The RNA (23S rRNA, nucleotides 3 to 571) from Bacillus subtilis subsp. subtilis str. 168 has 568 modelled nucleotides. The 2024 paper behind the entry is "A role for the S4-domain containing protein YlmH in ribosome-associated quality control in Bacillus subtilis". Rfam match: Bacterial large subunit ribosomal RNA. Rfam 15.1 lists 51,934 matches to the family in 10,816 species. On this family, see Yusupov et al., Science 2001: "Crystal structure of the ribosome at 5.5 A resolution". It was solved by electron microscopy to 1.96 angstroms. The source organism's lineage runs through Bacteria, Bacilli, Caryophanales, Bacillus subtilis and Bacillus subtilis subsp. subtilis.
Context: one part of a larger RNA, bound to proteins that are not shown
RNA sequence: UUAAGUUAGAAAGGGCGCACGGUGGAUGCCUUGGCACUAGGAGCCGAUGAAGGACGGGACGAACACCGAUAUGCUUCGGGGAGCUGUAAGCAAGCUUUGAUCCGGAGAUUUCCGAAUGGGGAAACCCACCACUCGUAAUGGAGUGGUAUCCAUAUCUGAAUUCAUAGGAUAUGAGAAGGCAGACCCGGGGAACUGAAACAUCUAAGUACCCGGAGGAAGAGAAAGCAAAUGCGAUUCCCUGAGUAGCGGCGAGCGAAACGGGAUCAGCCCAAACCAAGAGGCUUGCCUCUUGGGGUUGUAGGACACUCUGUA
RNA sequence: GGAGUUACAAAGGAACGAGGUAGAUGAAGAGGUCUGGAAAGGCCCGCCAUAGGAGGUAACAGCCCUGUAGUCAAAACUUCGUUCUCUCCUGAGUGGAUCCUGAGUACGGCGGAACACGUGAAAUUCCGUCGGAAUCCGGGAGGACCAUCUCCCAAGGCUAAAUACUCCCUAGUGACCGAUAGUGAACCAGUACCGUGAGGGAAAGGUGAAAAGCACCCCGGAAGGGGAGUGAAAGAGAUCCUGAAACCGUGUGCCU
Numbered sequence: 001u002u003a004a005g006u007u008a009g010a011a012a013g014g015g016c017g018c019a020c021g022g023u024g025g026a027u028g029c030c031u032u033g034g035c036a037c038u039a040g041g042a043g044c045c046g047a048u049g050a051a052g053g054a055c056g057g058g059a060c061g062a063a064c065a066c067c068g069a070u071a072u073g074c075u076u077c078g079g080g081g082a083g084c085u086g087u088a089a090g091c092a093a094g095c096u097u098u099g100a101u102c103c104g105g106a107g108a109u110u111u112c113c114g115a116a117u118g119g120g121g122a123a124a125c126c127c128a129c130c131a132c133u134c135g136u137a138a139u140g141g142a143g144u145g146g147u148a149u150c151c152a153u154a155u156c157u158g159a160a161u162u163c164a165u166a167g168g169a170u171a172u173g174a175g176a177a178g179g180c181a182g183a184c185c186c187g188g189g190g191a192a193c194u195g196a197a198a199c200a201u202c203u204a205a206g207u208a209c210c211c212g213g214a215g216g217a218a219g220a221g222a223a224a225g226c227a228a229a230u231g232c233g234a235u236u237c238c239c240u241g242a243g244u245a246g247c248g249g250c251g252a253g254c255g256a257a258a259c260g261g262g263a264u265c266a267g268c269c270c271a272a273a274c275c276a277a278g279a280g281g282c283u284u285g286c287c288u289c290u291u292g293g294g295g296u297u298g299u300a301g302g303a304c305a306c307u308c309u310g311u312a
Numbered sequence: 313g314g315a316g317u318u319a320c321a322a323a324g325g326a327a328c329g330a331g332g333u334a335g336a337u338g339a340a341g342a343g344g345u346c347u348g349g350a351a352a353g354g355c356c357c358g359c360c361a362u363a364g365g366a367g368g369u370a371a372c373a374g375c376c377c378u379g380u381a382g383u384c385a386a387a388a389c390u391u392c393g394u395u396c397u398c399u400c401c402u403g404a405g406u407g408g409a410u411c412c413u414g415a416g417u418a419c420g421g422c423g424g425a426a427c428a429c430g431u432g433a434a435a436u437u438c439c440g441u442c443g444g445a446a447u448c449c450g451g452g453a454g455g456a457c458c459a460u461c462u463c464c465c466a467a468g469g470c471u472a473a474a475u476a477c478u479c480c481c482u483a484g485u486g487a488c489c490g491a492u493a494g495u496g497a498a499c500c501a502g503u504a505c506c507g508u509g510a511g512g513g514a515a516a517g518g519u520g521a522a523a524a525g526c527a528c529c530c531c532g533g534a535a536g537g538g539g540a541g542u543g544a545a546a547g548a549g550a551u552c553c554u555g556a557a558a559c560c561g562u563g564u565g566c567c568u
Base pairs, nucleotide, nucleotide: 013568014567015566016565017564018563019562020561021560022559028553029518030517033489034488035486036485037484038483039482040481041480042478043477044179045178052113053112054111055068056067057066063087064086065072074107075106076105077104078103079102083095084094085093118127119126120125128147129146130145131144132143133142134141149176150175151173152172153171154170155169156168157167184215185213186212187211188210189209195202199249225232226231236263237262238261239260246254247253267470268469269468270414274293275292276291277290278289279288280287281286298448300413301412302411303410304407305406306405308403313401314400315399316398324397325396326395327394328393329392330391331390332389333388335384336383337382341357343356344355345354346353358375359374360364366378367377368376419443420442421441422440423439424438425437426436429455450465451464452463453462454461505512506511525552528539529538530537531536
């Protein structure tokens, strides 16, 4: 050199491991806020304008908080004692031991809307009348207060219609109205799903919900009661009776009460008879009404008579 | 005398006491030393305590601060109690001549409702409708009803307490939560957002002990970065404690 054979290595990119990051906001730790309660307080606010808002207020944009044209606060009485002019830095301008900021009690101010109530209105707006006030050449403009409805009381008018009454007018009302604490309470009205293995009686349930009324609690309450004892003695609530008695398409289910033990304790006022006084119907010595006295209950009490007795 | 504004008639005043709504006072260690950025921690020593509740302070404090126990304190308004004042006020017996003692009521029929009780043997209570007593020689109830007995006296009213509840205020508690939990809401939340409206309805906590919040230099228009400085730490530099996983990358030991 040729032939035949054999086997490496390769990484466009990829796989596994490892290292280092990113993203993301789990985890741990933390707590500014929640949750459930206990003890005590307080359980209502509103025409003297509420609750809740709107719009505004600062030396500084908006927002929050605070405040209301006296607006980032005013007075006063107390507290407190060195800082202060909030969130909120910052510059600015100031205040303060002649006591500030700050904390508590009591006041003052408190735009507009809102029950909203002078009238209107699409809440936070508009437009009036009447007094008085400011201003005007006078008109126009501005400020303060009053002006809803219903109800109560009083007074004055008094229709059709004669008397009247209805109605109207005026005055006095801390009279009502509206809100809420999504709670509790008492009433009016009142479902259905659901359960019954279907469903109609029944259940759910007199629940939810709507409505009215409250009150700090409400409701109930002083025996026409419970009972069956040599009884009890207002009501309410707790324990128990008892898942009993009972109710029940005797189904599903529903379901006491009294006795007994406790909490707490408290009883009262009338109506009537009758008496007195007054009033208006005289029904004509009767009757009705309004005040005050009287009276308050059960083996009855009271009036009425008696005798008592008290008037502090 | 007695009673009283909580029923029992109803207004008011004073005084005294105890509370509430601000506050005041208040014991004992910077003990030494060791780590450390810092000491409240360790170690070795004290001390107070009617105070060792709590929170804060550069890590865990009875003795550092604010406090706590105890003891005090109120001009003003307010709550409760007490006393006086004030105000108001006869209550026992004996007789049965008469009179009075809750009327369209009780009750009943019819129709309903409430009673634990569904119409039943259905008492009892209430509503509508109609009918409708007795009245002390009277009336009601005792679960149909009647008789007897027993207990009671309706149809007028008032009445505290024990009971229920908590939007609130004050103090406190928890084998309750710890940021997807706990309120819907730890944060400018019934907001943003959605809906014509009723109405529905979020997400979102963490620099550090202290802002000492990075002067200055360098690249860049800026953003962002690299130094420098601050800090114990800057990979604590602003949705800044920790910083999992998915997911996205850079490097390469082995394999393809």